[PDB]
23S Ribosomal RNA, nucleotides 1262 to 2017 from Thermus thermophilus HB8: 728 nucleotides with solved positions. Crystallisation conditions: 0.1-0.2 M Arginine-HCl, 0.1M Tris-HCl pH 7.6, 2.5% PEG-20K, 7-12% MPD, 0.5 mM BME. Taxonomically the source falls in Thermus thermophilus (Bacteria, Deinococci, Thermales, Thermaceae). The entry has 50 different proteins, among them 30S ribosomal protein S19, 30S ribosomal protein S8 and 50S ribosomal protein L3. The depositors describe the entry as "Crystal structure of the A2503-C2,C8-dimethylated Thermus thermophilus 70S ribosome in complex with mRNA, aminoacylated A-site Phe-tRNAphe, peptidyl P-site fMTHSMRC-tRNAmet, and deacylated E-site tRNAphe at 2.45A resolution". An Rfam search finds the family "Bacterial large subunit ribosomal RNA" in it. Gene Ontology terms of the family: structural constituent of ribosome and ribosome.

Context: one part of a larger RNA, bound to proteins that are not shown
RNA sequence: AUGAGUAACGAUAAAGAGGGUGAGAAUCCCUCUCGCCGUAAGCCCAAGGGUUCCUACGCAAUGGUCGUCAGCGUAGGGUUAGGCGGGACCUAAGGUGAAGCCGAAAGGCGUAGCCGAAGGGCAGCCGGUUAAUAUUCCGGCCCUUCCCGCAGGUGCGAUGGGGGGACGCUCUAGGCUAGGGGGACCGGAGCCAUGGACGAGCCCGGCCAGAAGCGCAGGGUGGGAGGUAGGCAAAUCCGCCUCCCAACAAGCUCUGCGUGGUGGGGAAGCCC
RNA sequence: GGGUGACAACCCCCCGAAGCCAGGGAGCCAAGAAAAGCCUCUAAGCACAACCUGCGGGAACCCGUACCGCAAACCGACACAGGUGGGCGGGUGCAAGAGCACUCAGGCGCGCGGGAGAACCCUCGCCAAGGAACUCUGCAAGUUGGCCCCGUAACUUCGGGAGAAGGGGUGCUCCCUGGGGUGAUGAGCCCCGGGGAGCCGCAGUGAACAGGCUCUGGCGACUGUUUACCAAAAACACAGCUCUCUGCGAACUCGUAAGAGGAGGUAUAGGGAGCGACGCUUGCCCGGUGCCGGAAGGUCAAGGGGAGGGGUGCAAGCCCCGAACCGAAGCCCCGGUGAACGGCGGCCGUAACUAUAACGGUCCUAAGGUAGCGAAAUUCCUUGUCGGGUAAGUUCCGACCUGCACGAAAAGCGUAACGACCGGAGCGCUGUCUCGGCGAGGGACCCGGUGAAAUU
Numbered sequence: 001a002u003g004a005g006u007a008a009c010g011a012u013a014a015a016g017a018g019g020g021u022g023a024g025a026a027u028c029c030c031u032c033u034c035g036c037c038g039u040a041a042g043c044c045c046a047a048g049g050g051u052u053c054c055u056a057c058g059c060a061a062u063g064g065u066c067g068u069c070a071g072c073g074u075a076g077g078g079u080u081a082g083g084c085g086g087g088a089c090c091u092a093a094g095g096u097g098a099a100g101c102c103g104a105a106a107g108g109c110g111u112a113g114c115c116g117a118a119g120g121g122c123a124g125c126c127g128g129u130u131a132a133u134a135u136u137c138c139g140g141c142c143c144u145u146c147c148c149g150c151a152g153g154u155g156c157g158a159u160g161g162g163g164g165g166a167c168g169c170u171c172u173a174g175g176c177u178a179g180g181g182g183g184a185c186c187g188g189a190g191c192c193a194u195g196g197a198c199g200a201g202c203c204c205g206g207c208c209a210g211a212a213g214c215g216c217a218g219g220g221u222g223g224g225a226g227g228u229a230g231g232c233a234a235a236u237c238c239g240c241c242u243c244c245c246a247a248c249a250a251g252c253u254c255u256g257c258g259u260g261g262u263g264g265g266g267a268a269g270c271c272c
Numbered sequence: 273g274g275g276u277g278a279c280a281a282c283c284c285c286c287c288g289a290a291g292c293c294a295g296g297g298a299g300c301c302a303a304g305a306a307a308a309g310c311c312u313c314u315a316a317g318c319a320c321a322a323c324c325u326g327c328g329g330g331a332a333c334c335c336g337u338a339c340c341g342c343a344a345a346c347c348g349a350c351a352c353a354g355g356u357g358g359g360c361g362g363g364u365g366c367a368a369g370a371g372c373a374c375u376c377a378g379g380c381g382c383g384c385g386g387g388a389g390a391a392c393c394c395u396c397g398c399c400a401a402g403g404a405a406c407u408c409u410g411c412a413a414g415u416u417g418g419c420c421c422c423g424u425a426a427c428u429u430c431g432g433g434a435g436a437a438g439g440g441g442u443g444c445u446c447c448c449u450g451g452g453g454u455g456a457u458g459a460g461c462c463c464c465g466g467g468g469a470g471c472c473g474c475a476g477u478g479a480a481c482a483g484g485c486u487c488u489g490g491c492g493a494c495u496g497u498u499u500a501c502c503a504a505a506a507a508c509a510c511a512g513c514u515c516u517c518u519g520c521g522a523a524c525u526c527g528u529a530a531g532a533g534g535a536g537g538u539a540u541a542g543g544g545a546g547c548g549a550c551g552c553u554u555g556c557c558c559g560g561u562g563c564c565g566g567a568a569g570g571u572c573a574a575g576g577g578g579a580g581g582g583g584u585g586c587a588a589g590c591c592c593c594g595a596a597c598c599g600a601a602g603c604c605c606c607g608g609u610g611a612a613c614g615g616c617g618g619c620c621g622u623a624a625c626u627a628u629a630a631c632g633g634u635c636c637u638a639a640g641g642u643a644g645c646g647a648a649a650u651u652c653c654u655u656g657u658c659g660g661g662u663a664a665g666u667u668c669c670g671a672c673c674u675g676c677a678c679g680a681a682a683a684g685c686g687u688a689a690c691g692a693c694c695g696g697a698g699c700g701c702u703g704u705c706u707c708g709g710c711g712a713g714g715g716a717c718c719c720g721g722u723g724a725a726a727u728u
Stems, first nucleotide, its partner, number of pairs: 001728001008722002015033006034381004042360004048340002052338001053077006062070002082143002084336004089120002094115003100109003124141005144332011155318002160313004168300005174293003179287005185206004190202002192199001207264003213259009222245007230238002265282001269276004301304001346355002362375005384720004392715008401706002405704001410701001418442005427432001429549001443471012472476001484699007491691002496508002512547007524533003550686004555616003560613002562609005569604003575598002580593005617635005644678001645675001656672005
Other pairs, nucleotide, nucleotide, family: 002727cWW003726tHS004725tHH005006cHS005723tWS006724tWH007723tHS010350tWW012713cWS013380tWS014034tWS014381cSS021025tWH022024tHS022068cWS025068tWS026384tWS027065tWW027066tWS027383tSS036041tWS038376tHS038377tHS040042cHS040361tWS040377tWH046341tHS047341tHS047343tWW050051cHS051078tWS051079tWW052345tWS054131cSS059061cHS059070tWH061072cWS066383tWS070071tSS071344tHS077132tWS081337tWH082123tWS090307cSS091117tWH091306cSS093116tHS097112tHS098111tWW099110tHS102529cSS103106tHS103528cWS108529tWS108530tSS117119tHS119305cWS120307tWS124135tSS129134tWH130132tHS156322cSS157316tHS158160tHS158314tWH161231cSS164309tHS165308tHS166307tHH167306tWH173294tWW177289tWH178288tHS187280cSS188268tWS189203tWW194195cHS204267cSS205280tWS205281tSS210261tHS212260tHS218294tHS234314cSS235236tSS235313cSS246249tHS255293tSS266280tHS267278tHH268277tHS290370tWH301303tHS318321cSS319321cHS339345tWS340345cSS342357tHH343346tWH343356tWH348352tWS371481cSS372480cSS391716tHS400703cWH400707tWW403702tHS403704tHS404410tHS404411cWH404412cWW404702tWH406704cSS410412cHS416483tHS423437tHS424436tHS425434tHH426433tHS428431tWS429431cHS429687tHS432688tSS443478cWS455458tHS455459tHS456458tHS473475tHS476478cWS477482tWH491506cSS493688tWS493689tWS494510tHS498505tWH499503tHS499504tWH506649tHS511548tHS513611tWS518522cSS519538tSS520538tWS520539tHH522535tHH523534tHS523542tSS527529tHS527530tHS547681cSS549687tHS553680tWS554681cWH557638cSS558612tWH568605tWS572601tWS574599tHS577596tHS578594tWS578595tHS579594tHS585587tHS585588tHS610613cHH615639tWS622629tWS622630tWS623628tWH629630cHS629631tHS636640tWW637639tHS641642cHS641679tWS642680tWH643679tHS643684tWS646673tWS647654cWH647656tHS648650tWW650678cWS651653cHS661665tWS661667cWW662664tHS665667tWS668695tSS680683cSS703707cWS
C1' cells in the first nucleotide's frame, strides 16, 4: 500500500439559550434554564507521583473532534515550624553482630550490644493574611527542653536493684463532648405574587478558641512501725512475715467536660 | 473574590454517640509485646559538689511542608467503566441502619457532534386465550418480597426443622387513653403504644430498597478451603477414631558443619500414617511382601591366621602367591503381626406335582466375602422385572437379587441439621413456548470532524 473514508471516537448522569473573546468557537469565559452524585461523583490524612501548583504569553505536536482552553510549550513566581511528622529517645519481628562456634575459598552461625515502627514516649489551640504556604507568617492566649544565675529544700549520686510503663475477646454503667432536630424567643436585607394570607407569615442566622481559679464527672494510689537470710555488690527501695490505724470513704495526685480574663467569628438578600 | 446587612443576634428546649473521662466495670477461655521516658533505692564517688522545688535571664539544630491523592497527576503501555489503606460523611421518610428514594454543603453532565426514527443487536416496558405444551434443564424471566398479629407438619442429636407451610393487618382524619426518657412530681419536648368513630382511591411497606413454596432421593455430618484467569464440587480441611514411632542432647525436619526448629515442651507430650460429627458396627486368611522379636544354626567383607608354594640371590636375605580356621551388619532360617501391603473359590448330585435345594460328594486354597447393602455416583446383557407417580416416564421413587464387576477405617449401613453441589415430582407464576405483536432508549443508517485492524 489493501481493508476504508469502513469499525471506532472508552459507561445512556443530558442538555438549551443569551452575552463576551478571537483570524477562527457546539467544544474557552460569564449569565439564566435543565439534568447527575451527595457513606459521594463531597471533604481531610497516609502511600506513590515529583512542579503536575500560581500568574503572564502561546497553540506545531500531545487532547480520540474542536480549541482562543488544558495536568501541553516558554518564562517568572511559589512550599517559612522548639510545640505538626521524622531525626539528635525507646524497643518488636527481623537484620547486624565485641565474645565465641563452624565451613575447601566465597561464606554460614551467634548471647550481649547496635540497627530497625504506622507500637511506646514527647511541648499548640482559635482566627486572620497570599495569585499561590500556613497548627509553619501574623494576632491573641498557652506550653516544652537545654544553659547560667538567685532562693529555698534534700544524703546527692547509675547504663546497676526495684516499681511503673504493660496491654486479650465479647458485653457494658455513670457523666460528658462531637454531631443533629425544634423554638410562639433573639438578630436580619427584604417579600405579599395568580384565588387567599400583613401573619405566632415566608426566608436567613442565632457561635468558636481560651491560662490560673472554681464546679461537675472519672481514673491512679493504703498509712505507720518492727523483723528480714530473697531481687547475682549495696540499699532506708521492692518482696515476705508481724502489729497498729485508715478503708462501700477520705486524703493526695492525674485527666476529661463546663465555666472562665480575653481573642475571634458572624447569614440570607442587595450592590460591585 | 469584595462591600453591605451589623453595635448583627449569639438565648431556651429536645435527641445524642462507635468519641472523651480510661490504665472504668462485668463475664469468658483461646490466657492476651518489649524498652525507654518517669518514680524509688542505693555503689563507686562527692558532700565548696550534686540533685529536688520555685523564680529570672539566655539558648533551642537537621529533613519534610507546593500540588494530585478512589484518581486525567498513584498501579494497570492510553486523560484506560479495573485496582488502591485511615478519618469526616449533613436532613427527611421508609421499624432500624453506613440500606433505599430525594435533597444540603460541595462537586459534576463523563474531550466529537448534527439529523433520521429501516432490518438487526443490546438494555428495558406491556400483552388477548393458554400456562412449561419450551428445553439437556423452568436456562432465562415472572411470582414471592419489609414490619405487626394469628398460626404452623413429618422427623429430631430436643437445639431445631421454622421466615416451615397458610393467612389477616398496613393510608389519612377526629376523639379517648397507657407506659418510658427529659424536666419538677407539671408543661413542653421525646421514644414505644392501646381503644373507638370516620374518610378516599383500582390500589395505603400506594414510589425506591427487601424470600417463590413444598414433597422426595444421591453425596458430603456441620461453618470453612480450592484449580489468580474455562472445574467451588461429591474434592481438600475439619472436630473425632485407630495404628505406629519417640525417655529427652527425644523421635523427626532444614543444614557439609556450627547451629536451629521440635520446645524453653517431656508420653494427658511431640512426629508420621489412614479414617473423617454422631449412631450401630468393623468378620475370616500371617503361605508371599512389609515391620517386630529371635546371643542357636547356615552364608557372609576388610582384617586376623599361614598349612603349602613361587621369583631372585653364592648366601644371609629381599619379594610374591596362598589352604584350613577365627571373623559384623545384611540375607537365609524360626516365630509374631491387619484401623500393616494385600486376599477372601470351582464342578456335580439331592425334598412324595413342578420348581428350587436346608442336605450330600469331590477338587483346590494362606483363607474361601460374615453383618449390612445391592440394576447402585458401582449392572455389561439393560429401557432387567414388578409396583408407584404420568394420558403416556430409557430419568425418578419403592421393591426383587444370576452383585459382568458392593462390602466393612482406600471403612460398611444409617442419620436430625446444614448445601449458590447433582437427580425426580407437584403447587404458585410467567413471552420459556403455541406465536408472535407493539413500544422505549444506546447503536446500526444519513451529514460535518478525527480515522484503525487482522488479511492480502